[PDB]
Context: bound to proteins that are not shown
RNA sequence: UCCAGGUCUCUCGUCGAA
RNA sequence: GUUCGACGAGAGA
Numbered sequence: 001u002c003c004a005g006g007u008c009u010c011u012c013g014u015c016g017a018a
Numbered sequence: 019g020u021u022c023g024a025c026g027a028g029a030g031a
Base pairs, nucleotide, nucleotide: 007031008030009029010028011027012026013025014024015023016022
């Protein structure tokens, strides 16, 4: 000098390599 | 195209 910010659901996008 | 995976964002509760 820089980091610190939940649980979940859905959806879109960028990557996939079956 | 389609599935399933990993990453980003948006919205909702």